[PDB]
23S ribosomal RNA, chloroplastic, nucleotides 1283 to 2031 from Spinacia oleracea: 722 nucleotides with solved positions.
Keywords: Chloroplast, ribosome, ribosomal protein, translation.
Context: one part of a larger RNA, bound to proteins that are not shown
């Protein structure tokens, strides 16, 4: 090349207008309606990704149209921890295994031990800030390990022998929160139409410190 | 008894025996500080496309209520529910570190490593080559109807699916309805329709007595309004509206007879889901521990840290009644003497080769002793077979021809 | 039912049978329906069931096969109407197997 300027253009949730940007707008931005989702088409993690984040710029190529706009292209930037996660602790399945036994090599078993979370273990909580981070920055208030000095004992450490860490499924009844409603208190109210305030909003606070438990249990 | 305190005995901890306990204890939530501070509805002012300056009310109460805590608590129940450190005790011995020190306690101080931290994670970024209608651990869990984390409609939050515009042809899907008939389709009632929520009356055959069963079939439900010192819009009496009252989304169709398999249950990822597999339950065989099996060249591992009421193989498959004949053949197990019978030995025959003796013409020919070499094998010689018993929930097999 | 006879280790008991087994075949009978090669029970000529490759039953249980009702309906008589997604025009982009 032919097929062909043809089949498609990836859910039947759906868009409208006004107005602005621009050379150029059904598609990029804003505003007003409409409409969809909502044990999601929502906000968080884990894994994987690996800079996509966020600024400014471009628009040949991508993007099933366009496209002044992008998870695209260029320039520049952003991840802040003593208390989140992990590692400096612990040990399971597994793994590797000094000295030991097998085996033609290559190497197979296997104690001692050392790896190895997804388990045990351990210390922070709210406001607040910002173009991107925040339980990390800031303001308040906490908590864990380690060095100081007042009192002491005379030994401490390891190593070892003990308590303990320490564990199941189902069920069900108490008591309490968390969230919810309604009233109460307060503020603000014309929404243009027979009436009508009977309408709208707000009511909010952890962690941690002292302290005390009842017709909760069980004696 | 939750927590303690001393004592005996190798014995400091677990344990055999003595007391004593304002007779209480073990939590969540609750009162205060944290928080005369914020925070905060709403006002008073800004200049352009973005938050920000000032002020700053009231901040309680009732019920309703978790899958969250209490609770590594109670009760029940067999299938019997990790480990090692960190903590607390502790008396031994054995090392070290030791008088500018090692353990307890007290306010106040001063001190504070490695790594990840963006951004998407129910996805246009991960995994499906695609800006795919796919797949992807945990965690928050609002109102109104509802029993609900179904559903239906909505907040808080996010979003209109990255080709449009027309036009209303046949055909196609995805729907929605249809007079009269009501399975007359079809391989077949495949497909669509009916059924449906609750709360009352009612429930057969059989049955393993537990079932079958929401059997099967019938009644009521909406919206007012009233009786009750305690019946989740009750229960009951009256009203009142519609063709209809679980109005919508939701939300069994039911019954009879049979065949295979008892039963939940697995299986051919991507064309079979079932009668197939397994299953509980039975029955035979092996195995006595250094166990039979398995797995490896070992070595050793599984069995089992079990031991016969266990382990391991074969076949059957709950329950019920039952499981006959055949041991010839094959198979397994056992078993005397005879045959049959390897490797190995073993008494003996026979050959080669040869010092050394000897024989006629033809050129080599008899023998040959020791020694060294090869062969042949009387005799002994396992376990298998043959023999010879026993055994079918071991492999298997379970007949003919004439006549009354 | 009864008997002769002849081979073989033994000649199929119970049960159940036209069956997931049955060729011949839509077996014959009766039931069910106007009409039933499928179905339900009986018979037995079991081609070629048969007792742990089990035999025969058996409540309950099946997204199991397989026959009948009731109820429902566009499965069907025999179509018709409407609603979306498409198909068709217009602008934009823009493949395909084959040849």
């Nucleotide at each position: 090349u032919u097929g062909a300027g043809u089949a498609a253009c990836g859910c039947a949730a759906a868009c409208a207008u006004u107005g602005g940007u621009g050379a150029g707008a059904a598609u990029c931005c804003a505003a007003u309606g409409c409409c969809c989702c909502g044990a999601a088409a929502a906000c968080c993690u884990a894994a994987g990704g690996g800079u996509u984040c966020c600024u400014c710029c471009g628009c040949a190529a991508g993007g099933u149209u366009c496209g002044u706009c992008c998870a695209c292209g260029g320039a520049g930037g952003g991840u802040g921890a003593g208390u989140c996660a992990g590692g400096g602790c612990c040990u399971a399945a597994g793994a590797u295994c000094a000295g030991g036994c097998c085996g033609a090599a290559a190497g197979g078993c296997g104690u001692a031990g050392u790896c190895g979370a997804u388990g045990g273990a351990c210390a922070a909580c709210a406001g607040g800030u910002g173009a991107a981070u925040a339980u990390u920055c800031c303001u308040g208030u906490a908590c864990u390990a380690c060095c100081c000095c007042u009192u002491g004992u005379u030994g401490g450490u390891c190593c070892c022998g003990a308590g303990g860490g320490a564990c199941g499924g189902a069920g069900g009844a108490g008591g309490c929160u968390a969230g919810g409603u309604u009233a109460g208190c307060c503020g603000a109210a014309a929404g243009a139409u027979g009436g009508u305030u009977a309408u709208c909003g707000g009511u909010u606070c952890a962690a941690g410190g002292a302290c005390g438990c009842a017709a909760g249990g069980u004696g | 008894a939750a927590g303690g305190g001393g004592u005996a005995g190798a014995g400091a901890a677990a344990a055999u025996g003595c007391c004593u306990c304002g007779a209480g204890c073990c939590a969540a939530u609750g009162u205060u500080c944290g928080a005369g501070u914020a925070c905060c509805a709403g006002g008073c002012g800004c200049u352009a496309c973005g938050g920000c300056g000032c002020u700053g009310a009231a901040g309680u109460a009732a019920c309703c209520g978790a899958u969250g805590c209490c609770a590594u608590a109670c009760u029940c129940c067999c299938a019997g529910g990790a480990a090692a450190a960190g903590c607390u005790c502790g008396a031994a011995c054995g090392a070290c570190c030791u008088u500018c020190a090692a353990c307890a306690a007290a306010a106040g101080g001063g001190u504070a490593c490695c790594u990840g931290u963006a951004c998407c994670c129910g996805a246009a970024a991960c995994c499906g080559a695609c800006a795919c209608a796919g797949g992807u651990a945990g965690g928050u869990a609002g109102g109104u109807a509802g029993a609900g984390a179904a559903u239906a409609c909505c907040u808080a939050g996010g979003g209109g699916c990255g080709c449009g515009a027309g036009a209303c042809a046949a055909c196609u899907c995805u729907c929605u309805c249809u007079a009269a008939g009501g399975a007359a389709c079809u391989c077949g009632g495949c497909a669509a329709a009916a059924u449906a929520g609750c709360c009352c009356c009612g429930u057969a055959a059989c049955u393993u007595c537990g079932g079958g069963a929401g059997a099967a079939g019938g009644g009521g439900u909406g919206c007012c309004c009233c009786c009750u010192c305690a019946c989740a819009a009750a229960g009951g009496g009256g009203g009142u509206c519609g063709a209809a009252g679980u109005g919508a989304c939701c939300a069994g169709g039911c019954c009879c007879g049979g065949g295979c398999g008892a039963c939940u249950g697995u299986u051919u990822a991507c064309c079979a889901a079932a009668a197939a597999c397994a299953c509980a339950g039975g029955u035979c065989u092996c195995c006595g521990c250094a166990a039979a099996g398995u797995c490896g060249u070992a070595a050793g591992a599984c069995c089992a840290u079990g031991u016969a009421u266990g382990g391991g193989g074969g076949c059957u498959g709950a329950c019920g009644c039952c499981u006959g004949c055949c041991c010839a053949g094959u198979g397994c197990c056992g078993g005397a003497a005879g045959g049959u019978c390897a490797a190995g030995g073993a008494a003996g025959u026979u050959g080669g080769u040869g010092a050394c003796c000897u024989g006629a013409u033809g050129a080599c020919a008899g023998g040959g002793g020791a020694g060294c070499c090869g062969g042949c094998g009387a005799c002994c010689g396992a376990a298998g077979c043959c023999c010879c018993g026993g055994u079918g929930a071991a492999c298997g097999g379970c007949g003919g021809c004439c006549g009354u | 039912a009864c008997g002769g006879u002849c081979c073989u280790a033994a000649g199929g008991u119970a049960g159940c049978g036209a069956a997931a087994u049955u060729c011949c075949u839509u077996g014959u009978c009766g039931g069910g329906u106007a009409a039933g090669u499928u179905c339900c029970g009986a018979c037995c000529c079991g081609c070629a069931c048969g007792a742990a490759a089990g035999g025969c039953g058996u409540a309950a249980c099946g997204a199991u096969c397989u026959g009948g009702g009731c109820a429902c309906u566009g499965u069907c008589u025999c179509g018709g109407a409407g609603a979306g997604a498409g198909g068709c025009u217009c602008g934009g982009u823009g493949a395909a197997a084959u040849a």

About this RNA:
NCBI's taxonomy places the organism under Eukaryota, Streptophytina, eudicotyledons, Caryophyllales, Spinacia. It comes from the structure "Cryo-EM structure of the spinach chloroplast ribosome reveals the location of plastid-specific ribosomal proteins and extensions". An Rfam search finds the family "Bacterial large subunit ribosomal RNA" in it. The literature on the family includes a 2001 paper in Science by Yusupov et al., "Crystal structure of the ribosome at 5.5 A resolution". Clan: LSU clan. Graf et al. published it in Nucleic Acids Res. in 2017: "Cryo-EM structure of the spinach chloroplast ribosome reveals the location of plastid-specific ribosomal proteins and extensions".